[PDB]
Solved structure of RNA, 20 nucleotides shown. Entry title: RNA primer-template complex with 2-methylimidazole-activated monomer analogue-3 binding sites. Released in 2016, the model rests on X-ray diffraction data to a resolution of 1.18 angstrom. Crystals were grown from: Potassium thiocyanate,magnesium chloride,30% w/v Polyethylene glycol monomethyl ether 2,000. The entry is indexed under RNA.
RNA sequence: GACUUAAGUC
RNA sequence: GACUUAAGUC
Numbered sequence: 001g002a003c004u005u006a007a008g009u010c
Numbered sequence: 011g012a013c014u015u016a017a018g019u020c
Base pairs, nucleotide, nucleotide: 001020002019003018004017005016006015007014008013009012010011
Other pairs, nucleotide, nucleotide, family: none
C1' cells in the first nucleotide's frame, strides 16, 4: 500500500 | 456510494 466483508461514521 | 478501524486475502 491493494482487494473483500463487517462495524462505526457519512 | 464515501471515509475510518478491524478481520480475512494479497